Shown are 36 nucleotides from a PDB entry: RNA. It was solved by X-ray crystallography to 2.72 angstroms. Crystallisation conditions: 20% PEG 4000, 5% PEG400, 0.2M ammonium acetate pH 6.7, 0.1 M sodium citrate pH 5.6. The PDB entry is titled "Crystal structure of the Corn aptamer in complex with ThT". It is bound to 2-[4-(dimethylamino)phenyl]-3,6-dimethyl-1,3-benzothiazol-3-ium (TFX). Primary citation: Sjekloca and Ferre-D'Amare, Cell Chem Biol (2019), "Binding between G Quadruplexes at the Homodimer Interface of the Corn RNA Aptamer Strongly Activates Thioflavin T Fluorescence". Ions in the entry include potassium.
RNA sequence: GGCGCGAGGAAGGAGGUCUGAGGAGGUCACUGCGCC
Repeated sequence: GGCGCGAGGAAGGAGGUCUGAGGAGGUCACUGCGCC
């Protein structure tokens, strides 16, 4: 890094995204743990 899962702030978090994106809304957090 890929998958799953845990974890995790939000008006809403298990959709994308982790100041990025659908950002003209809130948020600004989690980042271990197994597997390939």